[PDB]
Context: bound to proteins that are not shown
Formats: sequence, structure tokens, C1' cells
RNA sequence: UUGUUGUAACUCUUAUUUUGUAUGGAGUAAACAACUAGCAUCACCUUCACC
DNA sequence: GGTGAAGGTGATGCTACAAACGGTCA
DNA sequence: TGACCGTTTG
Repeated sequence: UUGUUGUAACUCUUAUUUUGUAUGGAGUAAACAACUAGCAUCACCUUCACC
């Protein structure tokens, strides 16, 4: 708090080394910032299997 | 070093109508 | 019949 995304504080919780100063989950919570989107094509890079 | 697939980034380009005609139902 | 609104044409 009327959308997406990023950012808090607070109370719990397995789980995650395929996010271990972070993320999924539950609850609560407020201000501040951005937001022209769809579809297609081209170019380049990276990884992987192959030779 | 390339051939294929996938992932992604970066760039590009069209496009987001206006006006008139005709079908249909109160 | 006129009045919406789906359809056709630059």
C1' cells in the first nucleotide's frame, strides 16, 4: 500500500553452498526512486558436446 | 581454433489510425 | 430509420 522493480527496520523458521554479509517462507511495517511497451531481425559475447 | 544448441547484451525498425461503408437491431 | 460498431480503404 492502487501495479512492476530496487532499497529498509522489526519477530520467528527449516531449507539453500545450484544466491551463506544473501535468497526462498510466515507475520508486521514506511518512505523514495525509476518505470514506452510489444513484436521481429541483425551483430557480438559466454557456456556446453563435438571433432 | 569453428559447428551446433542454449543463455544474454546491444542496436535497429514498425507500431501503437482516420475517415468512410455497410450490417444489424431497437 | 438512426445509431452503434465491425469492416474496408488510404